[PDB]
Context: bound to proteins that are not shown
RNA sequence: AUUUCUACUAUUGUAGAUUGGAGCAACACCUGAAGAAGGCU
RNA sequence: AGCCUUCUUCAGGUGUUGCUUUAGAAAG
Numbered sequence: 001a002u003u004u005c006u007a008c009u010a011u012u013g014u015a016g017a018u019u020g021g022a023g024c025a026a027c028a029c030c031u032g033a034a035g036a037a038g039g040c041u
Numbered sequence: 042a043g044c045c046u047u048c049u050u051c052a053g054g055u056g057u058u059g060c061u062u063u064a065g066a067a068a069g
Base pairs, nucleotide, nucleotide: 004017005016006015007014008013019064020063021062022061023060024059025058026057027056028055029054030053031052032051033050034049035048036047037046038045039044040043041042
């Protein structure tokens, strides 16, 4: 080295685990914006 | 006029925890 993941080996692989597709909700941060409040020069 | 901080909102991205729907043949 894998349907795929994790740990490996380099054994035309090994061991265990594995239900896929599309989404929804809250939170955290980042990016792009808007509105408001207050402040500085 | 220029700028700053604060709060909130909108869209996206990535995470974290959760929760649904779908998965066998449709003529009033």